An RNA structure (28S ribosomal RNA, nucleotides 430 to 1591) from Plasmodium falciparum 3D7, in which 997 nucleotides are resolved. An Rfam search finds the family "Eukaryotic large subunit ribosomal RNA" in it. Gene Ontology terms of the family: structural constituent of ribosome and ribosome. The literature on the family includes a 2002 paper in BMC Bioinformatics by Cannone et al., "The comparative RNA web (CRW) site: an online database of comparative sequence and structure information for ribosomal, intron, and other RNAs". The organism belongs to Plasmodium falciparum, within Eukaryota.
[PDB]
Context: one part of a larger RNA, bound to proteins that are not shown
RNA sequence: GGAACGGAUUAAGAGAGAAAACAAGUAAAGAGGGGAAU
RNA sequence: AUUCUCUUCUUUAUUAAAAGAAACAUCAGUGAUUAAUUUAAUUUCAAUAAAGCAAUCCCCUGAAA
RNA sequence: UUGUUUUCACUUUCUCCCCGCACUAAUGUGGGGAAAACUGGCUUUAUUUCUUCAAUUAUUUUUUUUGCUGAGGAAUUUUAAAAUUAUUUGAAUUUUUCUUCUUAUAAUUUAAGUUGUUUCUAUACAGUACUUUCUUAACCCACUCGUCUUGAAACACGGACCAAGGAGUCUAGCAAAUGUGCAAGUGUAUAUGAUUCUUUAAACAUUU
RNA sequence: UACGCAUAAUUAAUGUAAUAUG
RNA sequence: UC
RNA sequence: UAUUGUAGAUUUGUG
RNA sequence: CCCCACUUUGCAUACAAUACCGGUAAGCAA
RNA sequence: AUGCUUUAUUGAGUACGAGCAUAUUUGGUAGGACCCGAGAGGCUUUGAACUAAGCGUGAUGAGAUUGAAGUCAGACGAAAGUCUGAUGGAGGAUCGAGUUGAUACUGACGUGCAAAUCGUUCAUUUCAAUCACGUUUAGGGGCGAAAGACUAAUCGAAAAGCCUAUUAGCUGGUUAUUUUCGAAAGAUCUCUCAGGAUCGCUGGAGUUGAUUAAUAUAAUUUUACCAGGUAGAGAUAAUGAUUAGAGGA
RNA sequence: CAGGG
RNA sequence: CCUUGACCUAUUCUCAAACUCCCAAUAGGUAAAAAGGGCGAAAUAACUCAAUUUGUAUUUCACUCAUAUUAAAUAAAAUAACUCCAAGUGGGCCAUUUUUGGUAAGCAGAACUGGCGAUGAGGGAUGCUCCUAACGCUUGGAUAAGGUGCCUAAAUAUUCGCUCAUGAGAUCCCAUAAAAGGUGUUGGUUCAU
RNA sequence: AUGAACUAGCCCUGAAAAUGGAUGGCGCUAAAGCGGAUUACCGAUACCAAGCCAUAAAAAGA
RNA sequence: AGAAAAAAU
RNA sequence: UUUUUUUUAGAAUCUUUUUAUGAGUAGAAAAUCGUGGGGUUUGUGUUGAAGCGAAAUACGUGAGUUUUCGUGGAACAUCUCCCUAGUGCAGAUCUUGGU
Numbered sequence: 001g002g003a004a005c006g007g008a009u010u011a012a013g014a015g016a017g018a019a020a021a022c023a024a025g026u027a028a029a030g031a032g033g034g035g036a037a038u
Numbered sequence: 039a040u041u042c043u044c045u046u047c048u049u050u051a052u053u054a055a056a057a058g059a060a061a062c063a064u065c066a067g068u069g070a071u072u073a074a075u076u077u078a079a080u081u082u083c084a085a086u087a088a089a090g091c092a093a094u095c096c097c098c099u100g101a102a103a
Numbered sequence: 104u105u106g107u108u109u110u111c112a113c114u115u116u117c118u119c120c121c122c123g124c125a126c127u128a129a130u131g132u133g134g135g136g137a138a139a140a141c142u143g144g145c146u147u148u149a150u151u152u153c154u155u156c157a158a159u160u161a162u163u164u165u166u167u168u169u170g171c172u173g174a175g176g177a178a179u180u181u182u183a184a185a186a187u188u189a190u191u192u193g194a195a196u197u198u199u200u201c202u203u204c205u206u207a208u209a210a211u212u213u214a215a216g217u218u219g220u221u222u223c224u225a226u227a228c229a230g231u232a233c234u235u236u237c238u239u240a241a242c243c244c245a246c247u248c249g250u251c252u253u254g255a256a257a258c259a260c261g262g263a264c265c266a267a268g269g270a271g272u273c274u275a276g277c278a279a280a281u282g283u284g285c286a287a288g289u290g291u292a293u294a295u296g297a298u299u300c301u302u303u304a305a306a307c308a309u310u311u
Numbered sequence: 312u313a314c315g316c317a318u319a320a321u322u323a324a325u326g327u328a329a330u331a332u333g
Numbered sequence: 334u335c
Numbered sequence: 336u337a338u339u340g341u342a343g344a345u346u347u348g349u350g
Numbered sequence: 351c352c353c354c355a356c357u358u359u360g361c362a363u364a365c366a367a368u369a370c371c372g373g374u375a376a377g378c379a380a
Numbered sequence: 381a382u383g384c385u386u387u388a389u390u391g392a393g394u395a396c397g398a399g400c401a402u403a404u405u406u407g408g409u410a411g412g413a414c415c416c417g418a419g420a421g422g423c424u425u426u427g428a429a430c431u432a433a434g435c436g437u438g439a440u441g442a443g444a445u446u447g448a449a450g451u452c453a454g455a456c457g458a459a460a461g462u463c464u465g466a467u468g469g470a471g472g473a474u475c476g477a478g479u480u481g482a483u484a485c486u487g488a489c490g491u492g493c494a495a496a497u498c499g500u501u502c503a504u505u506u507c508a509a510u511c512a513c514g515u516u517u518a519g520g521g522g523c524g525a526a527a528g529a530c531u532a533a534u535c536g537a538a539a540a541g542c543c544u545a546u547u548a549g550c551u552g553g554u555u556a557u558u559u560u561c562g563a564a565a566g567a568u569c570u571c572u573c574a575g576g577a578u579c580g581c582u583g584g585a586g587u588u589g590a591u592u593a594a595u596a597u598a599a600u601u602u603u604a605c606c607a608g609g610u611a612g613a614g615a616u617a618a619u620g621a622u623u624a625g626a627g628g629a
Numbered sequence: 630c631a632g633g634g
Numbered sequence: 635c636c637u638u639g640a641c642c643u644a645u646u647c648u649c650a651a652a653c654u655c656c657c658a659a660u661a662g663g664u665a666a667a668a669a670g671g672g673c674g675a676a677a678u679a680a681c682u683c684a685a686u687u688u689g690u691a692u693u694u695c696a697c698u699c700a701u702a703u704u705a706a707a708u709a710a711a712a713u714a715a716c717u718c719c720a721a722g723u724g725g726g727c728c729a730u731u732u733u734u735g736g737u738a739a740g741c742a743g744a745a746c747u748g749g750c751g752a753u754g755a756g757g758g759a760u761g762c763u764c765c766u767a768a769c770g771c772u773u774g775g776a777u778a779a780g781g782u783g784c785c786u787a788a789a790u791a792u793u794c795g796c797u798c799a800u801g802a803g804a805u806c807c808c809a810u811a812a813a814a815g816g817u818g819u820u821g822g823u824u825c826a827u
Numbered sequence: 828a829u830g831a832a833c834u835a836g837c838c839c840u841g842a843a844a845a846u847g848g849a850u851g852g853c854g855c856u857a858a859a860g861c862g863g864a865u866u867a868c869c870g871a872u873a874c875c876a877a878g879c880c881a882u883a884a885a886a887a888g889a
Numbered sequence: 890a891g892a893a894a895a896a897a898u
Numbered sequence: 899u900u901u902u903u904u905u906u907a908g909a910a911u912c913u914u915u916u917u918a919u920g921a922g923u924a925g926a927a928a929a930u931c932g933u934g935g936g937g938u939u940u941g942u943g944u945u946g947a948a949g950c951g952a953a954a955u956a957c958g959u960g961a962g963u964u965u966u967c968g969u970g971g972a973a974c975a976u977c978u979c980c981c982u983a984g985u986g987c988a989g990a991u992c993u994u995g996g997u
Base pairs, nucleotide, nucleotide: 006244007243009241010240011239012238013237014236015235017233025052026051027050028049029048030047031046032045033044034043035042036041037040038039057224058223059222060221061220062219063218065173066172067171068170069169070168073165074164077161078160079159080158084151085150086149087148088147089146090145091144099112100111101110102109103108115139116138118137119136120135121134122133123132126131185212186211187210188209189208190207193204194203195202247262248261249260250259263997264996265995266994267993268992273411274410275409277407278406279405280404281403282402283401284400285399288316289315290314294309295308296307320327321326338367339366340365341364342363348356349355350354368395369394370393371391372390373389374388375387376385377384378383414553415552417550421543422542423541424540425539426538432517433516434515435514436513437512438511439510440509441507443475444474445473446471450467451466452465453464454463455462456461480503481502484500485499487498488497519535521531522530556930557929558928559927560926561925567578568577569576570575580723581722582720583719584718585717586716587715588714597709598708600707601706602666603665604664605663606662612656613654614653619650620649621648624645626643627642628641630639631638632637633636634635670699671698672697674695675694676693677692678691679690681689726750727749728748729747731745732744734742735741755766756765757764770879771878772877773876774875775874780869781868782867783853784852785851789866791865792864793863794862795861796860803855814840815839816838818837819836820835821834822833823832824831825830880920881919882918883917884916885915886914887913888912892905893904894903895902896901897900931986933983934982935981936980940975941974942973949969950968951967952966953965954964956963957962
Other pairs, nucleotide, nucleotide, family: 008242cWW016234cWH018232tWW019955tHS020955tWW022055tWS022226tWS023024cHS023054tHS023226tWS023227tHH024053tHS056225tWW071167cWW072166cWW075163cWW076162cWW083155cWS085153cWS092143cWW093140tWS096144tSS098113cWW114140cWW115141cWS124126cHS127128tHS140141cHS151154tWS151155tWS170774cSS173217cWH174216tHS175177cWS178906tWS178907tHH183215tHH184214tWS186213cWS191206cWW192205cWW193205cWW196197cWS196199cWH212214cWS214215cHS230232tHS251255tWH252254tHS255259tWH269987tWS269990tHS270553tSS270987tWH271554cWS272413tWS277408cWW286398tWS287317tWS287397tHS297306cWW299305tWS315400tWS319328tWS321372tSS322324tHS326372tWS329393tWS331332cWS331333cWS333334tHS335396cWW341669cSS342669cWS343360tWS343361tHS343362tHS344360tHS345359cWH346358cWW347357cWW411413tHS416551cWW418547tWH419546tWH420544cWW427519tWH427532tHS428431tWS428517tWH428522tWS432523cSS441477tWS442476tWS447469tSS447470tHS448469tHS449468tHS457459tHS457460tHS477505tWH479504cWW483501cWW489494cWS493497cWS518521cSS518531tWS519538tHS520537tHS523529cWW524527tWS557960cSS558959tWS562924tHS563923tWH564580cWS564723tSS564752tHH565751tHS566579cWW566724cWS572575tHS590594cHS595712tWW596711tHS607661cWW608660cWW609610cHS609657tWS610658tWH611657tWS613655tHS614617cHS615650tWH618653cWS622647cWS623646cWW625644cWW629640tWW667670cSS667705cHS668705cHH673696cWW682688cWW683685tHS699705tWS710918tWS721925cSS722924cSS730746cWW733743cWS736738tHS736739tHS749763cSS753768cWH756779tSS758807tWS760809tWH761809tWH764806cWS766778cSS776873cWW777871tWH779870tHS781788tWS782788cSS787869cSS790859cWH797858tWW799856tWW802858tWH804854cWW812842tHH813841tHS847848cHS850853cHH854859tWS858860cHS891908cWW898899cWW922923cHS930961tWS932985cWS937979cWH938978cWW939976cWW940976cWW943972tWS946970tWS946971tWS947971tHS947973tSS948970tHS958960tHS988989cHS
């Protein structure tokens, strides 16, 4: 290397991605928003 | 117009927890593999050591009355 | 018209004798004769761990190393029991450190479908990891669709490509089915009226 | 008490027309 | 044979 | 009383 | 008031039987 | 007779009514009738600028050849009449350009220059000749030296519009998903054989049942009892075939 | 049974 | 006395879709209890009989005939029965077995069942109809048909024979082979020292 | 232990066609051929266990 | 038609 | 003891659990998914609607639905329920247009 595309399964790359893909809470200071209380 | 409270973001440091996945183990379900095992039945056998029998003779088997 | 009984013929030799007397595949041999009894078989006694106790079937009890899977989540049944453990009562019996059957208690799981530990992700806020799309490979597979047809990948017909358009509908009449209202009745037809008249060309109403 | 269908059928038809007053 |  | 049977839904009592 | 066999009632419907109505036969027929 | 009946038949009959209206779907029917598709038929019109034929008025056919009647002259002849040379210019006469056509190459071309052309070759030229314009004949009609030819690239019935979206038992097409059920290619009748109706097979709807390891039920067996004349067998049992001998009035 | 020798 | 025959008798060879004395296998039918059966009494009728009480049928009363396994077995037998409305279909084809016409045919025409059609999957290299087996999406296990030298997952497995082909042979359908031969080789059988 | 006649396995002859060619191919003879036998193995969308989807039916719940 | 668990304190 | 985090259910064509089963042309049915328009309800739009291009750790079995970015520059839905139809294309030597 006298078709191309494809099914099924992965692998390698390349794009994207955090809404489950860890850290709720606590203390301080900075910006704010509300609610109740006279 | 003055107190308490709820919270949202940013930074600091200050702690957890859970989730997934692997490995091991346990259990259960379902298989694969390798060692067996009780008790019976089926003419099983085969050895050890001390005697004895038969000699084409014996467990057998074969050929003829 | 069956059983019963009898005969010979059946074995090893790393034995001997003769003939060929080395002739064989041969560290032997072919033919012809003897021998006992190692071998082989049988009969007794003791043993089966020197050795064997097989195989098949029936009936039972375990065991090595391991693959895959984990549904569910039980407010009046994940209870009850069943099993196991530790006490306890009595009995039975194969007579016991898994013997069985109950009497009570307390637990556990072999009940009553997977739980635990340790790591990693990770002490990150998006990367070289993780999720995902796409592009490429690779193993295996894969004929052109629609249609007529018994049978299409067909050397059967239509289709070069793309966009937009493109085909069981409407009316009348009948029936069945089902829904709805009323019911021996049901439908107010045409038409009329009414301080309804954007809608309203619809709604509402109907001297026994 | 307009009319349709239904409420009764059968017969070409004049027509006739569904237990039967114990 | 209300 | 509303025709007659055989099945038959429902109902009525007893076991 | 909760299983079943006897009682009681007897829907719908099915299978038959009966009457009765119209037509036609048949018999009678003022 | 107000017809009766103790009897049979028949009705789409009755035995304490179910219908009517309405909504939607489905099916069959009529319609453009699921969509597209004829060949045709009819009605009324428009065309003879092409072409066909007739007519009117006009035009056109280089050149050459042949040489009919008539005439003149001469020769022969008894006469009838023959022969010779000229002259003459006839003919649906000849060759041949042009015109008008189109025989052959079955040439080129055949996605042409061209929906009929190009080249060579060929036919035709005083006549039934050719051309122009005008004019007549119009569609189941015309016109035809006749080929079913021509009638405006249309002719075994032109063209245009309409009836008409005619009809087609025939061909083609007939548009989202999932789920569930799931065929027939037999049969009967058919101016039927490419169709249709009808039965069968199928779906949907609904009721009655069962839901009570039982009853109904069963492409099954068992038990009991039936019916058969296929396989086989036979040829001497019959019929129909068929080879041989053997014995005997 | 019929035909010939 | 002879022959030819005919005829008769007992034999003999061979045949039939439209022959049958006999006669399977397969296929087919009916029955196997409760709305019923059995046994009686009483009513009814216009029927029947010689019968107003013969019989028949019907009706009403009695008694009782397994059911606690079910009047034989088995049965994902009520997934039944029935009714209504309606679609598509009404060109079929193939395989086994049977069979008609035909020289025959991948021919034409029939019977049974199963398929293809309408249907993929594994196998038969390939194939509408053959074999296994019919189908939601998966993970394991184990197999069917068929295979295990490579293509190709699995045996150059084990064990016993046969075969040498100068055109060996190698899975149903299936993809052709015969009559006739061989002093090739391998087993058997029956005769002859 | 000689001569015959049969018999049936494999093999051979019988056995010739046109593109080049097909046990499917390679190839295979101590088979990878033919007829058995004994095992193990491989092999489905079939079978078994488990999960999930839907369909049908069921147990039950105002 | 009525409380289950876990983490901090 | 005091807080924190989840849940603390009750839709009958529904909820929980159980078993069996799953080919399919022609054909039938159910449930779904879309389009133009109408009534009802309750919504989005210049802080950018419809449409279109590429996409998505998106959902669905699937028709599809829903989102992001870009473009666009003025309308657009309603799935709360229902009504309605000129409602869904790969083919028809399909029609028109473009290539």
The sample was in a buffer at pH 7.4. Among the 73 different proteins in the entry, which are not shown, are 40S ribosomal protein S8, 60S ribosomal protein L19 and 60S ribosomal protein L27a. Keywords: ribosome, malaria, single particle, translation. The 2025 paper behind the entry is "Integrated structural biology of the native malarial translation machinery and its inhibition by an antimalarial drug". Entry title: Single particle cryoEM structure of the Pf80S ribosome in the POST state (nrt with P- and E-site tRNA). Released in 2025, the model rests on cryo-EM data to a resolution of 2.3 A.